[PDB]
Context: bound to proteins that are not shown
RNA sequence: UUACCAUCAACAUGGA
RNA sequence: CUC
RNA sequence: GAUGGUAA
Numbered sequence: 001u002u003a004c005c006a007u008c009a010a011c012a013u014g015g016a
Numbered sequence: 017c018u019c
Numbered sequence: 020g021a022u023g024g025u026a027a
Stems, first nucleotide, its partner, number of pairs: 002026003006022001008020001
Other pairs, nucleotide, nucleotide, family: 005023cWW007021cWW
């Protein structure tokens, strides 16, 4: 890489 | 405190 | 980075 958005997972802050 |  | 949605 035509883009944006959503769950998830990285992530980072840390947090506990 | 939890393997 | 996967799956789904949306769009003269």
An RNA from Homo sapiens: 27 nucleotides with solved positions. Primary citation: Li et al., Nature (2025), "Structural insights into RNA cleavage by PIWI Argonaute". The structure was determined by cryo-electron microscopy at 3.2 angstroms resolution and released in 2024. The reconstruction used 110,851 particles. The depositors describe the entry as "Cryo-EM Structure of MILI-piRNA-target (8-nt)".